Source information
Keywords: Argonaute, RNA-guided DNA silencing, RNA BINDING PROTEIN-DNA-RNA complex. An RNA structure, together with DNA, in which 36 nucleotides are resolved. It was solved by X-ray crystallography to 2 angstrom. Crystallisation conditions: 0.05 M sodium cacodylate trihydrlate (pH 7.0), 42% (v/v) 2-methyl-2,4-pentanediol.
[PDB]
Context: bound to proteins that are not shown
RNA sequence: UUACAACCUACUACCUCG
DNA sequence: CGAGGTAGTAGGTTGTAA
Numbered sequence: 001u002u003a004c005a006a007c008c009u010a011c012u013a014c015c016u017c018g
Numbered sequence: 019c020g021a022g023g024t025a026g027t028a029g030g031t032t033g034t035a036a
Base pairs, nucleotide, nucleotide: 002035003034004033005032006031007030008029009028010027011026012025013024014023015022016021017020018019
Other pairs, nucleotide, nucleotide, family: none
C1' cells in the first nucleotide's frame, strides 16, 4: 500500500493487588 | 511471581465512500 467499515481466526498480553 | 479483571494486536475477506 486511497480509505472507512464489518467480521473472523490466531497470538498473547496489560493493569491492579499481595 | 500468581490471583484476578480485562482486552489488546495482526492479518485475512468482503462491502462501500456521512
The entry also contains Uncharacterized protein, not shown here. Entry title: Rhodobacter sphaeroides Argonaute in complex with guide RNA/target DNA heteroduplex.